[PDB]
RNA sequence: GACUUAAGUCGG
RNA sequence: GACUUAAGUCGG
Ligand code: DGP
Numbered sequence: 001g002a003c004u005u006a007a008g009u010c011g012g
Numbered sequence: 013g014a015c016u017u018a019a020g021u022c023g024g
Stems, first nucleotide, its partner, number of pairs: 001022010
Other pairs, nucleotide, nucleotide, family: none
C1' cells in the first nucleotide's frame, strides 16, 4: 500500500 | 462509489 470478509457513516 | 471501524490475505 492493494485486496478479501463484515459493520457503520457519507454520496449516488 | 469514497471513507471509518473490525478481522484476515498478499506486497513492501
Ligand atoms: P509482510 O506482509 O511484509 O508482513 C509485514 C512485515 O514486513 C513487518 O514485520 C514489517 C516488514 N517489512 C518488510 N519490508 C518492509 C519495508 O520495506 N519497510 C518496513 N517499514 N517494514 C517492512

Magnesium catalyzed nonenzymatic RNA primer extension product: 24 nucleotides with solved positions. It is bound to 2'-DEOXYGUANOSINE-5'-MONOPHOSPHATE (DGP). It was solved by X-ray diffraction to 1.25 A. Crystallisation conditions: 2.5 M Sodium chloride, 50 mM TRIS pH 7.5, 0.25 M Magnesium chloride. The entry is indexed under Phosphorothioate, Magnesium, oxophilic metal ion, nonenzymatic primer extension, RNA. Entry title: Magnesium catalyzed primer extension product with 14mer primer and mixed phosphorothioate activated G monomer. The entry also models magnesium ions. The 2024 paper behind the entry is "Catalytic Metal Ion-Substrate Coordination during Nonenzymatic RNA Primer Extension".